[PDB]
Context: one part of a larger RNA, bound to proteins that are not shown
C1' cells in the first nucleotide's frame, strides 16, 4: 500500500428556547426553563505526589480522537509575606561512628561491650590584675563537687510554651492591614511600685495625740480542718509528680446542628383558601465573676426494726444517713473585649474603582433514648495489661547568705514598664482532566466536616445548601443479530451433565414451632393470621400552690 | 395595701392550677379485598459425603475436603547447655529467657477408642577380655631412603531398648445324620498374620455387585450385606 | 489416626414442597447498539 473512508467514536437517565460576542456557534457566555449528584455528594478543605498546572490578557497554526469565539494548549506578564501555622527540638522501632576486635583488602562486626570515655560546677583558695584600680566583672592553678554508663541520627499523624476576631486581592493570608492579646528570652548602667518591714519593753517628755533616748524582736499571715491569702530567702544532693497511656459497653453534663411555639425585617403564592410558606434573626482569644458538673476531700456525730442508692451497680464502725465546709473543672451564661465591628433591611450622596453617609433592627421562649463532637462517672474483657524521651514542676533537706532598728539589707514564682524573636516550607490540584497506570485511561490512591422528609437506620428513594452539563461527537431512522431489562394463556423441570438462569420468599406485630443435641442450640424451624385511610377512646409524665385567726400598722 | 413573734387549725385514702413529649392497646366508620401498595426486604424440607467451628489460601483460570487452629501426644536441653546464624572475632539469635521455659515434630475441637509386630531401616543406651581400625608415637632390620612388628581413638561390627519412629499386620486341606454352610480339626508358614470398628465409602478391578426402598421406568441416591482387586486405628 | 456427633459451610451429592419462558413454543414491548448521514478515522492479516 491493500484492507478502508471500513472497525469504530454505545458504562454511569437529559436536554431546550432566546440573546450576546464573532468571519464562523449542537459544544463559549448570560438569562430562562427542564433535570441529575442528594451531606458515606458530582459539595467544602487537606496529607502524599505533581511542579507553575495557579491568575490575568492575547492568539487561533498544531494539541484537547466532532467542533470550538473554549482550555490544565501556545505566547506575554503577575502571584506564595509568620516569635504564636509547620519544619526546626525530643526520643521510638531502629540506624551508626569511636575504644576494641576481626579482615589479603575496599573495610565490617559490635553499640557498652577488652577504654585513663567527666574540659563541668555555685563555692573554697592561691590569684598576675586589665578595671568608677573604694573595687569588681573577667581570668590562671589549687581545693571541693560529679554514673542523662554511652557520640550522633530517627516522626511535616507520637511528645512539644505561645493567636484570635474583622477587613483586604484578578491570584496571598490564623502570615498583609486594623484591633484585641500572648509565650519565651534578656536587661552590666538594676526602671517603677508593692512584699520582705518596720514591732515591743524601758526611760524622760508630751494635759494629751506625740516626740527624744535606750534595750530587745522581725527570712509573711489566716482557718479546728480540708485549705486559703498578691509576693512570702536559700545551694550540692535526695524523693516525687507532670509529660505518660489499651479496647469495648452503659449513663450523665455541656456545646454545635435539627426541631417546636411566637416577635420583627425582606421575599413567594393569592382564581379560592392560607394571622400563610420561605430566608434571616452574631459576640473571638485572654481576663474577672457566677451557674453547672465532679470529688475514695474536711469537720460534727454514731447507724439493726440495717440504712443509702444506680439504668446497672455499689457504699457503710477502716464512719452510713443527715447537717456544715473545702478543692478541681468551668469549652456554658454575664461582664471587659463590644459595636465603633459584622449581618439584615431601608434610604441619601460622590472621589461613580469611597473599609462612603444615615435610619431601623440584630427579639422572647420551649423541647429530646435525636445527630455529631467533647467532658465526666462507673463497669466489662485480657495465659493480650496496652511507648520512650526532651522538657517542666513540687516537696524533703539544710550548707549558706542578709541588716542592727533604718523610710534599712539580702531577697521576691506580686503588679507595671523596657528590648528581642533569626533560617526554611506557605500559589494551586488532591482526582470519572493537574497524582501512578505510555493518555483528559470506568482501575488504583490516606483523612476532616455532613441538612429536611420517609424509615430501626450515615439503608434505598425524593428534595435544600453547594455543584454540574451526561462523561472524548451530533443528526435521522426503529430492520436482522446482539447487550441490558420486562411480561406471558394452559402445563409446571417434561429442558439440561446438573433447577444453570430467573422466579418465589421477604419488613413488622400476634400466635405457633419438630427431629436432633456437646443442653448452649436447632430457630426467622416449619406453619398460620394481621397490616390502608379516617373518627375517636383509654393508658404511660413534669412544674406550682395543701397556711386555720391580720392575735392585729416596719 | 406588704410583712415583724405567737393564741388561732386539721390537706394527712390528696386535691387544685398550669405545662409537656412521644408511644402502645382497643373501637366505630370507610374503599372495586386494597393496604410492609415505590423503595427496602431470608424460598423452604428430608437426607448422605467431608472439614469441628470463626479464621487463611495460588495478585491475573482452582476458595476447597487444602493450610491454620484449640485440644492431644512425642522429642531435646539445667547454660562451658539445646536449636540456629555467621568469611571472621567465645561473634550472634532464642535471651529483658530458665523446664508451667525455649527449641524440633506428628495429629487435628469434644465424644468414644487407639490392637498386634523391634525381624528390616533408623534412632538410642552399653563398652566388657571386645574383632576391624588413621595420623603421630614406640620397637627392631638396614649404609640409608625404606621395610616389618607391636600398640590400638571415634566409627563400623557385636549387645540391649524403642512403633502417638519410618513402616508392617498369610496360605492350604478336611469336618454337623437332606442339602448347603463350617463352631471344631489338621497343617505349611512369618517380625506379628488386620484386633475394635467401618465399607461397592471421596478407598471395590470385576461392577450398571446382590437384596430393599424411592419412580410409570433409575448405570443415580439412601438402607442393608461383605475372606474387603487394594478398608482399618494419632 | 479408626468410628462418631450438635452447630457451622459462596464445599460435593440425591429427593420432596412452593415457584417459575428452563422447556412444550414461541411471541411482543423498552433502553443502548447495529443501520443511514455530517465530521473524524485505526489494526490483525496479505
Nucleotide at each position: 500500500g491493500g484492507u478502508a473512508g471500513u472497525a469504530g467514536c454505545a458504562a454511569a437517565u437529559a436536554u431546550u428556547c432566546a440573546a450576546a460576542c464573532g468571519a464562523g456557534a449542537a459544544c463559549u457566555u448570560u438569562g430562562a426553563a427542564g433535570g441529575c449528584c442528594g451531606a458515606a455528594g458530582u459539595g467544602g478543605a487537606g496529607a502524599a505526589g505533581g511542579g507553575u498546572u495557579c491568575c490575568a490578557u492575547g492568539u487561533g497554526a498544531a494539541c484537547a480522537g466532532c467542533a470550538g469565539u473554549u482550555g490544565a494548549a501556545c505566547a506575554u506578564g503577575g502571584g506564595u509575606c509568620a516569635g504564636u501555622c509547620g519544619g526546626u527540638c525530643c526520643u521510638g522501632a531502629g540506624a551508626g561512628a569511636u575504644g576494641g576486635g576481626c579482615g589479603a583488602g575496599c573495610g565490617c562486626c559490635g553499640u557498652u561491650c577488652c577504654g585513663a570515655a567527666g574540659g563541668g560546677a555555685c563555692g573554697g583558695g592561691c590569684g598576675a590584675u586589665g578595671g568608677c584600680c573604694u573595687c569588681c566583672g573577667u581570668u590562671g592553678c589549687c581545693c571541693u563537687c560529679g554514673g542523662c554508663c554511652g557520640a550522633u541520627c530517627g516522626a511535616a499523624a507520637g511528645g512539644g510554651a505561645g493567636u484570635c476576631g474583622g477587613g483586604u486581592u484578578c491570584a496571598g493570608a490564623u502570615c498583609c492591614c486594623c484591633g484585641a492579646a500572648u509565650c519565651c528570652g534578656g536587661a552590666g548602667u538594676g526602671g517603677c511600685g508593692g512584699a520582705g518591714a518596720u514591732g515591743g519593753g524601758c526611760g524622760c517628755c508630751g494635759c494629751g495625740a506625740g516626740g527624744c533616748g535606750u534595750c530587745c524582736a522581725g527570712u509573711g499571715c489566716g482557718g479546728u480542718a480540708a485549705c486559703g491569702c498578691g509576693a512570702c530567702c536559700g545551694a550540692u544532693c535526695c524523693c516525687g509528680g507532670a509529660g505518660a497511656a489499651g479496647c469495648c459497653g452503659g449513663c450523665g453534663g455541656g456545646a454545635g446542628c435539627c426541631c417546636c411555639g411566637g416577635g420583627g425585617a425582606g421575599a413567594g403564592u393569592u382564581c379560592u383558601c392560607u394571622u400563610u410558606u420561605c430566608u434571616u434573626u452574631g459576640u473571638g482569644a485572654a481576663g474577672g465573676g457566677c451557674a453547672g458538673g465532679g470529688c475514695g476531700c474536711c469537720c460534727u456525730g454514731g447507724a439493726a426494726u440495717g440504712g443509702g442508692u444506680u439504668c446497672g451497680c455499689c457504699c457503710c464502725g477502716a464512719g452510713a444517713g443527715a447537717g456544715g465546709g473545702g478543692c478541681c473543672c468551668g469549652u456554658g451564661c454575664c461582664u471587659u473585649g463590644g459595636a465603633a465591628a459584622g449581618c439584615g433591611u431601608c434610604g441619601c450622596g460622590g472621589u461613580u474603582c469611597c473599609g462612603g453617609c444615615g435610619g431601623c433592627g440584630u427579639c422572647c421562649g420551649g423541647u429530646g433514648a435525636g445527630c455529631u463532637c467533647u467532658c465526666g462517672c462507673u463497669g466489662g474483657c485480657c495465659c493480650u495489661u496496652g511507648a520512650a524521651a526532651a522538657u517542666c514542676c513540687g516537696g524533703g533537706g539544710g550548707a549558706g547568705a542578709g541588716g542592727g532598728u533604718g523610710u534599712a539589707a539580702a531577697u521576691c514564682u506580686c503588679g507595671c514598664g523596657c528590648c528581642g524573636g533569626g533560617c526554611c516550607g506557605u500559589a494551586c490540584c488532591c482526582a470519572u482532566a493537574u497524582c501512578c497506570g505510555c493518555a483528559g485511561c470506568a482501575g488504583g490512591u490516606c483523612u476532616c466536616c455532613a441538612a429536611g422528609g420517609u424509615g430501626a437506620a450515615c439503608a434505598g428513594c425524593c428534595u435544600c445548601u453547594g455543584g454540574c452539563a451526561u462523561g472524548u461527537u451530533g443528526g435521522a431512522a426503529c430492520a436482522a443479530u446482539g447487550u441490558a431489562g420486562g411480561u406471558a394463556a394452559g402445563g409446571g423441570a417434561a429442558g439440561u451433565c446438573g433447577g444453570c438462569a430467573a422466579g418465589c420468599c421477604g419488613g413488622a406485630u400476634c400466635c405457633g414451632u419438630a427431629a436432633c443435641u456437646u443442653c448452649g442450640g436447632g430457630a426467622u424451624a416449619a406453619g398460620g393470621a394481621u397490616u390502608g385511610g379516617c373518627u375517636c377512646u383509654a393508658a404511660g409524665g413534669g412544674c406550682u400552690g395543701g397556711g386555720u385567726c391580720g392575735g392585729u400598722c416596719g | 395595701c406588704g410583712g415583724c413573734c405567737g393564741g388561732c387549725g386539721c390537706c394527712u385514702a390528696g386535691c387544685a392550677g398550669c405545662c409537656g413529649a412521644c408511644u402502645u392497646a382497643g373501637a366505630a366508620c370507610u374503599g372495586g379485598u386494597g393496604c410492609g401498595g415505590a423503595c427496602c426486604a431470608g424460598g423452604g424440607g428430608a437426607a448422605u459425603c467431608c472439614g469441628a467451628c470463626u479464621g487463611u489460601u495460588u495478585a491475573a483460570u482452582u476458595a476447597a475436603a487444602a493450610c491454620a487452629a484449640a485440644g492431644c501426644a512425642u522429642c531435646g536441653c539445667g547454660a562451658a547447655g539445646g536449636c540456629c546464624c555467621g568469611c571472621g572475632g567465645c561473634g550472634g539469635g532464642u535471651g529483658u529467657u530458665g523446664a508451667c521455659g525455649c527449641g524440633a515434630u506428628g495429629u487435628g475441637a469434644u465424644u468414644u477408642c487407639u490392637g498386634c509386630c523391634c525381624a528390616g531401616u533408623g534412632c538410642u543406651c552399653u563398652g566388657a577380655a571386645u574383632g576391624u581400625c588413621a595420623a603421630a608415637g614406640u620397637g627392631a632390620a638396614g649404609a640409608a631412603a625404606u621395610u616389618c612388628a607391636a600398640u590400638g581413638a571415634a566409627g563400623c561390627g557385636c549387645g540391649g531398648g524403642u512403633a502417638a519412629a519410618c513402616g508392617g499386620c498369610g496360605g492350604g486341606a478336611g469336618u454337623a445324620a437332606c442339602u448347603a454352610u463350617g463352631a471344631c480339626u489338621c497343617u505349611c508358614u512369618u517380625a506379628a498374620g488386620g484386633u475394635a470398628g467401618c465399607c461397592a465409602a471421596a478407598u471395590g478391578c470385576c461392577u450398571c455387585g446382590u437384596c430393599a426402598u424411592c419412580u410409570a421406568a433409575u448405570u443415580a441416591g439412601u438402607g442393608a450385606c461383605g475372606c474387603g482387586c487394594a478398608u482399618g486405628a494419632a | 489416626g479408626g468410628a462418631u456427633g450438635a452447630a457451622c459451610g459462596a464445599g460435593a451429592u440425591u429427593c420432596c414442597c412452593a415457584c417459575u419462558g428452563u422447556c412444550c413454543c414461541u411471541a411482543c414491548c423498552u433502553a443502548c447498539u447495529a443501520u443511514c448521514c455530517a465530521g473524524c478515522g485505526a489494526a490483525a492479516c496479505c
The RNA (28S rRNA, nucleotides 2344 to 3843) from Homo sapiens has 834 modelled nucleotides. Released in 2020, the model rests on electron microscopy data to a resolution of 2.8 angstrom. The entry is indexed under Selectively stalling, translation termination, drug-like compound, human ribosome, RIBOSOME. Entry title: Structure of a drug-like compound stalled human translation termination complex. The entry has 77 different proteins, among them 40S ribosomal protein S27, 40S ribosomal protein S3 and 60S ribosomal protein L4. The 2020 paper behind the entry is "Selective inhibition of human translation termination by a drug-like compound". Rfam match: Eukaryotic large subunit ribosomal RNA. Its family is annotated with structural constituent of ribosome and ribosome in the Gene Ontology. The family is grouped with related families in Rfam's "LSU clan".